[PDB]
Molecule: sgRNA
Organism: Rothia dentocariosa
Parts: sequence; structure tokens; C1' cells
RNA sequence: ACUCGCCUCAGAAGAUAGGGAGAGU
RNA sequence: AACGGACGU
RNA sequence: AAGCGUCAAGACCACC
RNA sequence: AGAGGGUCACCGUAGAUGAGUAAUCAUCUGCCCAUCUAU
RNA sequence: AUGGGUGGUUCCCGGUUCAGGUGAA
DNA sequence: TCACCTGAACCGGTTTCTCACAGC
DNA sequence: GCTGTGAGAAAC
Repeated sequence: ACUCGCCUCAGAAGAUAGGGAGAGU
Repeated sequence: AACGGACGU
Repeated sequence: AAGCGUCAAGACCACC
Repeated sequence: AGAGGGUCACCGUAGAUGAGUAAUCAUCUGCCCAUCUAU
Repeated sequence: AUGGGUGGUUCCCGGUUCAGGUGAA
């Protein structure tokens, strides 16, 4: 450098931001 | 894909 | 081994 | 620098008029779509 | 083929108390 | 403790009076 | 400068 998510702001399911993470090539 | 919130204090 | 405290949404006018 | 207060993070796509110092919001007229309704 | 009306990603009915059940602390 | 769900049941205010005005 | 509107207390 690119793909997957744990808690968090969006009234609740679908769209978009936050502190840190991770595993490969 | 699986895996798991963070600071201290 | 806990606990307990703390921080995590961007745009506009004010206060110091 | 940081504390307190208002507006949005729901409402295609065009205009006009208002309220607000603003940021946003409200009300009408269009156009498209979806959605139903009776002969 | 007609006229209208209804909107612009779907849904929402909640109280108040008593008793369980777990659940972290 | 603080909090969360199930679960049963049953249910979802009216009125009078006093007073201090905001706004010219 | 005063008063019909709003805001609220108090009983039930």
C1' cells in the first nucleotide's frame, strides 16, 4: 500500500464519519 | 475472511 | 485480578 | 485554546415568494417516477 | 383509453405496576 | 446495584381563580 | 402606564 470488524455519533432496518485494531500479498 | 473495543490508573 | 474514571459525528454566529 | 447556545446528519430534478446577520427551513407552481382510485 | 389523489430509499401504540429469568458488575 | 427482557392485566386528567404582564 | 393573554397554583 489494498480487503474483512469489534465498540461509538447519526429515532429503528438499508446509505455516510469518528479511537484504535487486525491478515495477507 | 477469521480474529478483538481503547487510555491509563 | 480488577474495578473506577476518561475519550472517540462534520458546517454557521457568538463569550474569553 | 476551551467552555456554553441555534441548524442538519429523512424528504428526486427545475423555478418564485417569504423567516433567518447565517446554516437551514417553510409555502406554492412546474416536470419525471412510483403508487393507488371509479366508469 | 380515460380522469383524478398520494408521495419521492421501508417500519414504528404506547403507558403504568407487580413477578420471574439471565446478565455484566 | 444497574439493566435488560417476558409476561399478565388493564388502560390513555378537569376546573377556578389569581396575577403579572410586553409592549406599547 | 395600564391591561386581555398567558402562566401557573390549588382543589378534586